[PDB]
Context: one part of a larger RNA, bound to proteins that are not shown
């Protein structure tokens, strides 16, 4: 490293294959297996079937407190403190998991919304007879 | 009502059924940024209607609608370069 | 004689007449409490929570234009009865559309391979081998979609056709006093069962960022450890001298 | 001038087990380190091969076309450089060897 070699003949020159040889983030096996750093790992057959256990909850000074909850007596005879439960309000449409169905379907570059919705967030922004 | 408006339920004590389930059922209370209600208000202005009245076409008491949202109809939403 | 955007409008904003089971223009809540006196529990006002209509934006979303997918003719014709292609009108939708109704016309794709059939087919960044040109793979760390046994219907909710949400059939499956009850591991980790073919029912919110009313709560998402010769970097199993040897 | 076939000594060392601290959410390991830890330094290196492609023996026995080896040609029928065993040797080595796709 833009590279081949063995195998049909008595011996030759072809065709053609078979066979060696190298790599795989390319799987499983066999033998072995002293340090390190790094690191994949129930996808292929069965998107089969599932015991347990866990994986979605949330309070701030500023929603709602006669816990017959807890501490102490204080600028507090309405409460004012911490702090259950339960009303209320948000998330639970994220994520992870899987590849089973899909062959103009998804999907990728590129457009369109003068064709629609839009919690939130940041800009505004309502004197109404 | 506007120094501010109703009721209703959980929580909670309290009987309780069912083998069993994050199952609830009768009874007594009680709140809200739950749930329904409901005023606090400017200035001056345009418009429609329109009893009287002025009198070639005016003024005037007394009614209404004034924001937003919804639906619908109709009208702005223009801009090619000199006069009679 | 005033008049805004756009390539381009019945745009955007305006007026008029109406109309509406009247949308909403704040009965909310914490700390500090301050100035004025015409001293009345007086007349006022700081920082702020949270909340509202309607544009804007900003996360999204639903559509959507143009090219561009393996194998197969032992698949040539295919679609139009019940929409197939196109008009008009209307229902429905967030909203264009035959997305659906009604009338109507007869259309629409195809050897430049339509329509059928195979896929031991999720696409795509990629990945293996690579003079060049090729040939192979790409379930799987990121992006896009799809589904949560199977089918389907829906509720809340801005946002799901959600399954760690409901309903109702099928198949599978737990309890049970036989009247009734409860279910969805293709999340973490285990179990069976397939098979050549794959790891513990371990600790923890400290980092990464996500969610709430939250500086504080919760997170098998995550992260750190077992198991781990999948690949992959470095890299021990040995070394120096001296005696007579032995050689040039 | 040394490249010399042995067995005489001095050393020198991490595999490992462990005072401690570091590491970390606690940890584990790594790195850092007291006491300790090699002569057959038994702290012993494998996995395939020695006819050809293809590096690397015609050296002893043991079978006798049988067992069996062999990717492919082929080896084995009583002197087997190929089978089944000893002893060298090769090749890569903590990683060597089958099998199945696939690439050149």
């Nucleotide at each position: 490293u833009a590279u081949c070699u063995g195998g049909u003949u008595g011996a030759u020159c072809c065709u053609g294959c078979c066979a060696g040889u190298a790599g795989u983030c390319a799987u499983a096996u066999g033998c072995u297996u002293g340090u390190c750093u790094c690191a994949a790992a129930g996808a292929u057959u069965a998107a089969g079937c599932c015991a347990u256990g866990c994986a979605u909850g949330u309070c701030u000074a500023a929603g709602u407190a006669u816990a017959a909850g807890c501490a102490a007596u204080u600028u507090a005879u309405a409460c004012a403190g911490u702090g259950a439960a339960a009303c209320u309000g948000c998330g639970a449409a994220u994520g992870g998991c899987u590849c089973a169905u899909u062959a103009a379907a998804u999907c990728a570059g590129u457009u369109a919304u003068c064709g629609u919705u839009u919690a939130u967030u940041u800009g505004a922004u309502a004197g109404u007879a | 009502u506007a120094c501010u408006u109703g009721g209703a339920u959980a929580a909670c004590c309290g009987u309780g059924g069912u083998a069993a389930u994050u199952c609830u059922a009768g009874a007594g209370c009680u709140a809200a940024u739950a749930c329904a209600u409901g005023c606090u208000u400017a200035a001056a202005a345009u418009c429609c209607c329109g009893a009287c009245u002025g009198u070639u076409u005016g003024g005037a008491a007394g009614g209404g609608a004034u924001g937003u949202a919804u639906u619908u109809a109709u009208u702005a939403g223009a801009u090619a370069a000199a006069a009679a | 004689u005033u008049u805004g955007a756009u390539g381009a409008u019945u745009c955007a904003u305006a007026a008029u007449a109406a109309c509406u089971u009247u949308u909403c223009g704040a009965a909310u809540c914490g700390c500090a409490u301050g100035g004025c006196c015409u001293u009345g529990u007086g007349c006022u006002g700081g920082c702020g929570a949270u909340g509202g209509u309607u544009c804007a934006u900003u996360c999204a979303a639903a559509u959507u234009u143009c090219u561009g997918c393996c194998c197969u003719a032992u698949c040539a014709a295919c679609u139009u009865u019940c929409g197939a292609u196109g008009g008009u009108a209307g229902g429905a939708u967030a909203g264009u559309g035959g997305c659906c109704u009604a009338c109507c016309a007869u259309g629409g794709u195809u050897u430049c391979a339509a329509c059928g059939g195979g896929u031991a087919a999720c696409g795509g960044g990629g990945a293996a081998u690579a003079a060049g040109g090729g040939u192979u793979c790409g379930a799987u760390u990121c992006c896009g979609g799809a589904g949560a046994g199977g089918g389907a219907g829906c509720c809340u909710g801005a946002g799901a056709a959600a399954c760690g949400g409901c309903u109702a059939c099928c198949a599978c499956a737990u309890c049970c006093a036989a009247g009734g009850a409860a279910g969805g591991c293709a999340g973490c980790a285990g179990g069976c069962g397939c098979g050549c073919a794959a790891a513990u029912u371990a600790c923890c919110c400290a980092a990464u960022c996500c969610c709430g009313a939250c500086a504080c709560g919760g997170g098998g998402a995550g992260g750190u450890a077992g198991u781990g010769a999948c690949a992959a970097u470095a890299a021990a199993u040995a070394a120096c001298g001296a005696u007579a040897c032995a050689g040039g | 001038u040394u490249g010399u076939a042995a067995u005489u000594g001095g050393a020198a060392u991490g595999a490992g087990u462990a005072c401690a601290a570091u590491g970390u959410a606690a940890a584990u390991a790594c790195c850092u380190u007291a006491a300790c830890g090699a002569g057959g330094a038994a702290c012993a290196a494998u996995u395939g091969g020695a006819g050809g492609g293809c590096a690397a023996g015609u050296c002893u026995g043991g079978u006798g076309c049988c067992a069996g080896c062999a990717g492919c040609c082929g080896c084995g029928g009583u002197a087997a450089u190929u089978c089944c065993a000893g002893c060298u040797c090769c090749a890569a080595a903590a990683g060597c060897g089958u099998a199945u796709a696939u690439u050149a």
About this RNA
Released in 2025, the model rests on electron microscopy data to a resolution of 2.15 angstrom. This is an experimental structure of RNA (18S rRNA, nucleotides 1 to 602) from Candida albicans SC5314, with 565 nucleotides shown. The entry has 73 different proteins, among them 60S ribosomal protein L6, Ribosomal 60S subunit protein L38 and Ribosomal 60S subunit protein L4B. The work is reported in "Mechanism of read-through enhancement by aminoglycosides and mefloquine" (Kolosova et al., Proc.Natl.Acad.Sci.USA, 2025). Rfam match: Eukaryotic small subunit ribosomal RNA. On this family, see Yusupov et al., Science 2001: "Crystal structure of the ribosome at 5.5 A resolution". Its Rfam clan is "SSU clan". Keywords: Candida albicans, ribosome, mRNA, mefloquine, geneticin G418. Bound small molecules: geneticin (GET). Lineage of the source: Eukaryota > Opisthokonta > saccharomyceta > Candida > Candida albicans.